[PDB]
Context: bound to proteins that are not shown
Molecule: 18S rRNA
Organism: Oryctolagus cuniculus
RNA sequence: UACCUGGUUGAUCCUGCCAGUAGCAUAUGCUUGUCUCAAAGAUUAAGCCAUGCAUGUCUAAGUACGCACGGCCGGUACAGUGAAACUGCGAAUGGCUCAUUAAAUCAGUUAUGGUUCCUUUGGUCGCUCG
RNA sequence: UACUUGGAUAACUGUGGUAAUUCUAGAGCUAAUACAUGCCGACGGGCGCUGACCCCCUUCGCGGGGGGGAUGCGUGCAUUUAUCAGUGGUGACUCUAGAUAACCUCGGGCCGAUCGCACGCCCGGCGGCGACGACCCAUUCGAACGUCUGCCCUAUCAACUUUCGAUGGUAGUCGCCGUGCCUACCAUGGUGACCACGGGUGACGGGGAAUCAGGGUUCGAUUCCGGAGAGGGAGCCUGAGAAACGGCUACCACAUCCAAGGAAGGCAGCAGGCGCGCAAAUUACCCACUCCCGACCCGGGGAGGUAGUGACGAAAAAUAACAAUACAGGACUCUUUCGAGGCCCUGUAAUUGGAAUGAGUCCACUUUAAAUCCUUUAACGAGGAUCCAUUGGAGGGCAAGUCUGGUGCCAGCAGCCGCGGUAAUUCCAGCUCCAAUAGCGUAUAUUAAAGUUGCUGCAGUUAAAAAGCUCGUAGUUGGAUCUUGGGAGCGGCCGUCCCC
RNA sequence: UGCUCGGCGCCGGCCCGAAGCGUUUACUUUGAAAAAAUUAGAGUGUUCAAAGCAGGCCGCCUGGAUACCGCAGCUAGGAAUAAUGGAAUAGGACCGCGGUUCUAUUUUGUUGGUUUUCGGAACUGAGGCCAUGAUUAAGAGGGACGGCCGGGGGCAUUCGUAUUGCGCCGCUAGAGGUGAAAUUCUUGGACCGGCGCAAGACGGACCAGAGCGAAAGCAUUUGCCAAGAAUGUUUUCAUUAAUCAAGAACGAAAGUCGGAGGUUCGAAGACGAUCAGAUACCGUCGUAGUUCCGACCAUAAACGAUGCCGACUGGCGAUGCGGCGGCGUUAUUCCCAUGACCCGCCGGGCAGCUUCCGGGAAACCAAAGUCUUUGGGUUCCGGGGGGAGUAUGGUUGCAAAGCUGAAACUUAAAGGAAUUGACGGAAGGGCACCACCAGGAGUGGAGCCUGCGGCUUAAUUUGAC
RNA sequence: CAACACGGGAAACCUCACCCGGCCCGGACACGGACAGGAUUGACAGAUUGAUAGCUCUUUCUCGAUUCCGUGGGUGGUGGUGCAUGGC
RNA sequence: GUUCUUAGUUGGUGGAGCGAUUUGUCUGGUUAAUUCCGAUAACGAACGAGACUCUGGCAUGCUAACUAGUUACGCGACCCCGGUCGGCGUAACUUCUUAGAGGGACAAGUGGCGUUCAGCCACCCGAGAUUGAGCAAUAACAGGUCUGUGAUGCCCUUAGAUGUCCGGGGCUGCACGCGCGCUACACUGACUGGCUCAGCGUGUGCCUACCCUACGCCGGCAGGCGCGGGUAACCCGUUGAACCCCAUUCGUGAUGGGGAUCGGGGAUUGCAAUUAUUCCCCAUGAACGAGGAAUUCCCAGUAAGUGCGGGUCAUAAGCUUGCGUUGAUUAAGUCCCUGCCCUUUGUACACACCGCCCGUCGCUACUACCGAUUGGAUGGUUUAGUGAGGCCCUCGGAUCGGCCCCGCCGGGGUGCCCUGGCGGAGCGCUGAGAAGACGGUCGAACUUGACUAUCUAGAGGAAGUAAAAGUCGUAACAAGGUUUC
RNA sequence: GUAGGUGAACCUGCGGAAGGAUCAUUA
Repeated sequence: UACCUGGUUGAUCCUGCCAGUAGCAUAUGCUUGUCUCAAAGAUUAAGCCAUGCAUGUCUAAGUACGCACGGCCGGUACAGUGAAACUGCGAAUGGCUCAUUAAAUCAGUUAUGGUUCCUUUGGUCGCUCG
Repeated sequence: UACUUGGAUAACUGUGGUAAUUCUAGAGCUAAUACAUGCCGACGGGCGCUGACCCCCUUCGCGGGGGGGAUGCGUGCAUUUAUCAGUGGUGACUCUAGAUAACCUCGGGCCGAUCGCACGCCCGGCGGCGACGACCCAUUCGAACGUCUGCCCUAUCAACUUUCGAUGGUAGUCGCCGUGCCUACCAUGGUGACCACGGGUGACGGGGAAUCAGGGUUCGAUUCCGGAGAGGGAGCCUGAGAAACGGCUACCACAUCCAAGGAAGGCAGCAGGCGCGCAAAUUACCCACUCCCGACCCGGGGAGGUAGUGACGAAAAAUAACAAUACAGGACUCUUUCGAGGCCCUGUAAUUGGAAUGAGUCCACUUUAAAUCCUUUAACGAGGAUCCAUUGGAGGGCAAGUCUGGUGCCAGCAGCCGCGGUAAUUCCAGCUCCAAUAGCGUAUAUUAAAGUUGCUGCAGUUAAAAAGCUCGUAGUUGGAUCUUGGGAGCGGCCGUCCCC
Repeated sequence: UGCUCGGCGCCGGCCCGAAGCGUUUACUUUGAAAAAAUUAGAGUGUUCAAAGCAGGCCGCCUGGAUACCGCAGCUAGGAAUAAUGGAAUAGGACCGCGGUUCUAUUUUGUUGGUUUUCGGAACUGAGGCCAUGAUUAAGAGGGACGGCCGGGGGCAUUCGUAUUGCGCCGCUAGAGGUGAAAUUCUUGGACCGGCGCAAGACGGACCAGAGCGAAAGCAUUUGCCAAGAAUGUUUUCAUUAAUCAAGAACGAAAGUCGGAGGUUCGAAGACGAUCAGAUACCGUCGUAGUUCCGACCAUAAACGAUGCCGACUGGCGAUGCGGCGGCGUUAUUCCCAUGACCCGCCGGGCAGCUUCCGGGAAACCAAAGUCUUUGGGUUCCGGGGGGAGUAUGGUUGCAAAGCUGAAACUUAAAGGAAUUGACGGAAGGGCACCACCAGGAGUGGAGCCUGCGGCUUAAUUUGAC
Repeated sequence: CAACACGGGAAACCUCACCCGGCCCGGACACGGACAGGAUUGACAGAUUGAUAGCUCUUUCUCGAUUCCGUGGGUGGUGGUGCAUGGC
Repeated sequence: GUUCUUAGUUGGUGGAGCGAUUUGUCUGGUUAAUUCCGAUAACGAACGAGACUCUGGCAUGCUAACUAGUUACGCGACCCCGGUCGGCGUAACUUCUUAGAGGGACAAGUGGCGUUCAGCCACCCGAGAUUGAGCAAUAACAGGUCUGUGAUGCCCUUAGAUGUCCGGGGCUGCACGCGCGCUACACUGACUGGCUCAGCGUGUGCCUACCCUACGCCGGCAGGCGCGGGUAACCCGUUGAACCCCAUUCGUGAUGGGGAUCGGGGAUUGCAAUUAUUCCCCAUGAACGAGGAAUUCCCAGUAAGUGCGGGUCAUAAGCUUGCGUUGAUUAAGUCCCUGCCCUUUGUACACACCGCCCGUCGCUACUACCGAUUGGAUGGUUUAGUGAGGCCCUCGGAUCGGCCCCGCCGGGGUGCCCUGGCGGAGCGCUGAGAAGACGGUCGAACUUGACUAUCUAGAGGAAGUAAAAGUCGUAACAAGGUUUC
Repeated sequence: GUAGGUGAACCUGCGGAAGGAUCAUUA
C1' cells in the first nucleotide's frame, strides 16, 4: 500500500468454487509486573421481584395565643427563634428501556393571515359616572 | 362598615373504633394572600340620544333658517351579534384602530378589604422603597396541527377503499383552532405496474460506526436530538401543561398480609435477588463540582459526582546496561601461507566485576466533601538481578529440524492439500528453531480480498447461460437544423479586460 | 432587450440610480440557511502519546479557528448540451384613427341637476404595415407507382408410375425370407409372364452448401384469390422511430376429441429365430396411429448450441434477384426490340476461399473484431456440483401435461479446449513357423522316470505360479 | 507367455536350511571381583549314555596365569524383509 | 530375465504454439532394417541397425612339419612279373592332416522391370550370388535372486544358541490333479550270426582323498589279479559307435511285440546301501492294438531316427550341454487366427480395457415429502352476544343553613323602629347539597364463531443422500460391439 | 421431443440434431 497463494490433470491452459489472508465486535480458553483513559443484564425474558433509597419546599416581606425555647420595660395586640398545620408552588423536568411503529416515526425545508401558552421581561392596572 | 365586612376549618385539647394502612369518626376552640360579600373616592362634569321650552332672523301669513335649553336614558376595557365608514400595516385580511344599536351566563370578568422595612413633612391630613396578586396586549420557553422531498425485503401479495366515511359538496356539532373530526342531506368518487393494497422484519428514526484505492457494503438497543411505554388494555381528577402510572378507577394475569370480616400492589429509576441464557459490576460514600426544584444566599436531589469489580477496548511502557578476561570473525600490517603486532573493532560465553534504577514494603506532604489513585519525597528494596513471559507453530500455502525416543491406517493430527499399515520432517514426547509480545489462540456475525452481484466493472458458440417465432402497451432511448463576427485597451501573428 | 420616481446635470430632449414588467425547466457557478458531539483540520511540550481546550510573560498578553454536511426547498449570474412554445380555417404581430358600455375623477367662488372632454377597464368597425408568417428533405421511416421474382399462403383441378387387392389367361413346384434357418404362402395352382379393374398413399431422377417464408415449413399440371422482399424512382408525408414487462397470432413430430377413409408402414401384441437368459437387435403377421375435415395441446439438439437495431474495419472468385453499360455469337427474319450465351458496374441475399485486421483458454470467428486505451440504444438471462425443474401453492388443459417454482440435506470438486500415451469387435500400410496356410514329427491316451499341487507326517526345509 | 529335468537341485552320510537327541565356544576387547596358601585344563576305571562325549555322579590325579565369575560390548547365523538395496 | 527380435531412441541451434508439447524423426518409392533414394522450416549430429568378432565352405598357389602323412625305394610275409600288407627301414615331397599369412564375393557381368534414382527378378561364370552364432539402444518391471558372495541397511537371536559339531531320520512318505520326458503298441519288425564307416572332446588334481586305459592270465557275467603307457597330435586310439548293409528263425497270435511289477542268487563304490546306490544272472510277463476335447516345434544337411563325449560324478544320466552319422514331405505366401511395428482417427481410460461406469432388488443410518385422524398446541386480527367502570344529561333530595311569622321581653331612638336573649312555629319562601336512579357515550373483559401465521404427532406410502468385497444383468465411454442425443 | 411397453439398467414407433463414424464422389 489500487496486492494475492494452495487444491480437479500423466502433464497444460481455463471456468469455477473451496481453503487460506487482514481488520472490527460478542463470547470463550491460557497467560498477566507498572501507569493514563474507559464500555458493562441491549441480544434470549417490555420475564418476576424480598429489602433500603430515588420530590420536596420559608424569606424582613401569607396564617404562631405549641412557655417548645426565650428578653424585660410592661399591659398600647404582636420582642425574637420556632416544631406542627392551613396556604402558595413543584411533583408533566430528570432517570430507564426499545415492545409497538414502514409516508407512520424521523430528517432537512416552510406555514399557523388556521391555535393554546404557568413562568420571565416590557407595557397596561382614578379612562366606568354608580 | 370603607379607620377594614361574614362564618367556617385545620394545627391543638379531649372521647374513640378496627387484627391490620400515610385508615379515620364525634365533641370543644381559633386564623388567612384559604373560602365569601362588598363601598367610598377620581366625580365636576363631559359626550351621544331624546327633548318640555325659550330666543333671534327672514317671510302678511303659513312656511324657511339659526341658536340656547330643563327633565329623562345611555355613557370603561373584556364577551356575543348586527350595521356604517375607510389611524397604521401586509405580497395578500373578513387585520389593527374608529362609529352606531344592543347583549354581557348566578356552574357571574377586570377595575387591590393582602404583607415588610424604614420613618419623615404639613395644618388630623399627606409621604419613599419594595413584596405579593390580578384582566388584557406583546415577549420568552414551548406545544399542536399542516406543506414539499426522502426508507429494508417480498408478486407463491394484482387490483384495493365505500351506505360500519371510502374521495368530494353544503349546513352544522364537537374541539384551543383548520379539517369526514362527527352528524344530516347530496355527488361517485379516491389509489395502483412510476409497484398501490397485503405480508415479513432478528425494524424506534437521525446526527453517526466498521471496513475501506475510486465506487460501495454492513451496523446504529447504546450517553446528543426526536418518538413511544411504564405487567396488558380502557376510563379520568387536578392542573397553564398528563389520557401521568415513585396520581386515581375498573377488568385480565400475577402476587402480599389477614382474627377469613377486609386491606394493600406495580424496579423498562439506584443497588440487589430469582429466572433465562454463550453472554454483562457494589444492597458503597457525598451534594464538594455540573445543574435543577422550592416561599428559597440557608432545604433537597441513587439527577449527577467519587470510589469498588472490570484483559470490552484505546495510549504510554520494565523484565537489564556496561567494563575486564577467554575465544570467534572482520576490515589492517608483516607474512607464501601459517603464525604474530595491536594502534581498529564486532559478536559470544550460569567467568569475574563494581555501578543504575523501579516492581514492592512504607514516614510524611499533596490530592479529596472525606478518602483512594497519580505526582513529590525520607528509610529499606537485584546475581542463578528464582524480582524466573507467555500463547501458538516447525510438509506446502506460511517464518521456522528429513534431530532423537515411542506408536504401527491404532491412537491421534489435519480450516484445504493430506500424515499415520515397523526407518512418521505432519500423531505422542525431549532438544532445538520460528512468529507476536503482556498478550496470543479458538467459535460466530460482518467488511476487504470479490472484476465470485460487476454504476465505475463481469458473463451468455463449446465451461452455468439468448425466450421457437413475430406482434405489442407501459419503461428506456431517440438524426440534421436557427449568431457568426467586429472594434476599443494592454503585452509578446499571439495571451487577458469591455460593448453589440 | 425595452417600457413610473429622482441625481454628475446640462441645454421638452439626452446620461445614470431606484421600483414594477417581461416561454418554462433541467444543467452549471455564486450567495444565504443550515445543532452540537463525531471525522478532516489550525494553535498549544497533557513529561511524549491517546487526550484536553487550554495557556504564555515579567498585573499584562492572548486562544477557544476553518473546511465538509448528499438529496429536497430558497437566491443571483452563464446559455453550450438536453427538453419545451409561438402565425397555417390567421381567431398573428405592430401603428395609429371610428364608436358602444361601465367608469376614476380635474374642471364651473359656496350649495345642487345634466352632458362634455380629460383618464381607467371591457366590447366592437375600417385600415396601413411586416422582406408579412410553413428549415431541410436522413445511405431514418411509412405510403403510392413500374417491370419483374420466388418448392411463400389458401381453394379447386390434373397427371404419373409404384404398392396392395381382385377378375381372367399361360406354364409350372416351389416361392418367400436370413449370417444360416423357421414361423408364412403353395397342384384347391403359390412365386413368375400378360391383360384389365379398384383403392388409398406418395410426388423419384431434374434437386444444388440454389430459392421463398417470422419461424415451424414449402417440390406433378392448370386455374382462381389475397399477400411479400429486393430493385427502379428529380413521386408523396415530414420524425411518424429502435428495443420492448403485461398481453396477443402462428408453432414440426407425438398425443387428445368428434366424423370420413383405411394402400403402405407400424407403437402394443403374437409367433419363429439367436442367446447362458433375450419381455431386444433379425424374420412373419399385426392393433392404435400414419391420410383427410373440424376442434384442442404448446413442447423439440424448435441449433448457427451464437437477441434485435445502427456505424466502422482487408482482399478474391463465385451464385440468386433487380437495374445499368459493352466487343461479339445465336433465334424471330424482315430489321428494331426482346430472349439464350459472353464482358463489367451497382444494391439488397445464401454461402465460400485466404489473411499475424483484431480477438479468444483454445478449438476457432471478417465476426465470436472495433474491451483494463473498459460507456452507440435496448430486451432476455447465469453466479461451484447435486437435491431438482423435485415438494408445495397458484394458474392453463378433456387428459397427457404446460407455465411459475423452493428448502432441508449433501459434496471438493463437477466441467471446457488442447497435449502425450494406452486401448478400439476403427481405417490404411507392413512383418513373425514362440502366428497361420501345405505338411512332418509329435504331446494329450498306456507303463515308468522326474518336477509341482494336495494329502499325510516329528519332519515330509524352501524360493518360483 | 516371463513357475513347474528350474535353483546347474541325479540329497544313503556331508550337502541341510527340516525333525528327535547330545557334546563344544570357535563369548575378541574394556572395567569390577577372587586369584601361583594354584584362577584353571584334560583324564583311567566304575555307574550312566545311542555312543571310548570325563555329558553328568563317585573318583583322584594331572596342567599352570593362557583362563573363570559378572557389566558393557562384540561375533556368527542357508535367520526375516528382493515391497529398503548393489550386482547379475 | 522380460517388455522386445522387433527398428527404434535422443540433444544443440533455428522455426510453430500462452503451454503441456511439436518440427528435425516426412507425401511417395525402396529395404531384413528410421536401409537408402527423394521431397522438405529445418541444419548438423549421436546411439541402435549395419559395420564388427568367431564359425562353414575353397586355394594341387605360399610358410612349413619324426608328436601328421603321401609317393617312391630296399628288405620281409603270403598267393598264382604281378597282386595284398595300419609288416619293417630310408629318398624326395606336402595332395590328403595340422595352422599361419594372404587371396576370394562386390548385386561385380548379361537381360528385363523401376522417378530410370534407390533398388527388384532371372541367367552365365563361379567353391560360394541370403551359413550359423556372439555383441546389442533409450525407458522401464516395485519380474527373480538376501539360499553364490568377507555385496549390504534395518530387524531377530546369541550360550538350555536361529552359532558350530556328532548320532539317527526326512527331503523318496500316497485315495487324487497337472508339466517336461524315456520306452512301446510291431513284419518299413523282433532274434541270432557275418560285414563295414565317425566327429566333438576328457584324462593322474594347492588343501584334495578320487585319472584315461593298453596287454597277459582267472571267471559264463558283472568283475578280479599282474604287469605297462600317458601331464598327452606321442598312450588309451587308425577312438573297429550305433542306425544302416548281408544271411538265418519267427508268421498277424498281445506272438520270439512290450518289458512294468516281483522272488532268489553274485559282484562293485563306500565309514555305512534296509526305504532294495549301481551293475550281472535265472525266473515272473502288467497296461499298451496309433490315442477325445485341446495343444507344441519346425522349412535344408533342416525335421526325424541313431549312437558318442562333457557337466553333475566315491558310487552314476530316462536331464542338460556339444558332436557326428542316415536323412526327407511340404512352402518362396498371407494377415483369416495369435501377436509386433508405422500413419490417420475416436475415447468419459492415465496404478492406462484385467480401464471406467448405469439401474432395480437386499441390509444400515440420516434429511425432507404425502398421508385417514372433521389431528393437536400456541399466537394475532375480527363478527355477534353479555357487559365492569368512568364521564355527560334528566331527575333526585339524606343533611346543613338563611330570611320571613309570633309572644316574653330589655336597650336605644317617636305609641313605632333597630338591636340582644328566651321559646314556639309554618318549614312560608330561599341557598348549598351527599347516596341513588332513567338515558347516552367511551369501553375494558368474558363467551362463541370465523380467518390467519408458526410449531408438532401419525399406521402406511414414496424419494434423496451416504457408507459396502452384497444379488442380477451390462445401459454408456472405441463404429462400446444395435452410432449417440 | 413425444407415446407405449418391460425385473432393472432400458426397448420400440414417429419427427428432429451432429455434440458423427461423412466438410468431398465425379456425364